[PDB]
RNA sequence: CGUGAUGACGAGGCACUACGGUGCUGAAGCAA
Numbered sequence: 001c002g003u004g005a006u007g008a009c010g011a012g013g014c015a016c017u018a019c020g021g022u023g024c025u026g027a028a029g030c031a032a
Base pairs, nucleotide, nucleotide: 009029012025013024014023015022016021
Other pairs, nucleotide, nucleotide, family: 010028tHS011026tHS
C1' cells in the first nucleotide's frame, strides 16, 4: 500500500414505547 471490507460502523430520519429505552433504513466516509 493492497486485501480483509459491493462487509461493518456511520450524522440523520421512518416506528413502537414502559420511558430503562428499543426496530427499519442510511449520506459522505478523502487530501494537505
23S RIBOSOMAL RNA from Escherichia coli: 32 nucleotides with solved positions.
The structure was determined by electron microscopy at 9.6 angstrom resolution and released in 2008.
The entry also contains PREPROTEIN TRANSLOCASE SecY SUBUNIT, PREPROTEIN TRANSLOCASE SecE SUBUNIT and Preprotein translocase secG subunit, not shown here.